[PDB]
């Protein structure tokens, strides 16, 4: 001590050279990505413009 | 359509 679930950290889960997902407690909500601290890529919302 | 760019929220409830 690898790579993934936008980004840093931390959890939760997954896979083995891939980057996906019947996973990431459950129901239900929601354009809103598995949670949470900050981000503010994504999306939402006002505004401007070629 | 699509493409920059300034401001705000940053899915939320309940076992």
């Nucleotide at each position: 001590a690898c790579u993934c679930g936008u980004u840093u950290g931390a959890g939760c889960g997954a896979g083995u050279a891939u980057a996906a997902a019947c996973a990431g407690u459950u129901g239900g909500u929601u354009a809103g990505g598995c949670u949470c601290a900050a981000a503010g890529c994504g999306g939402a919302g006002a505004g401007c413009a070629g | 359509u699509c493409u920059g760019c300034u401001c705000u929220c940053g899915u939320c409830c309940a076992a």
Primary citation: Teplova et al., Angew.Chem.Int.Ed.Engl. (2020), "Crucial Roles of Two Hydrated Mg2+Ions in Reaction Catalysis of the Pistol Ribozyme". The RNA with a sequence from Escherichia coli has 65 modelled nucleotides. An Rfam search finds the family "Pistol ribozyme" in it. Crystals were grown from: 0.1 M sodium acetate, pH 4.6, 0.02 M calcium chloride, 25% MPD.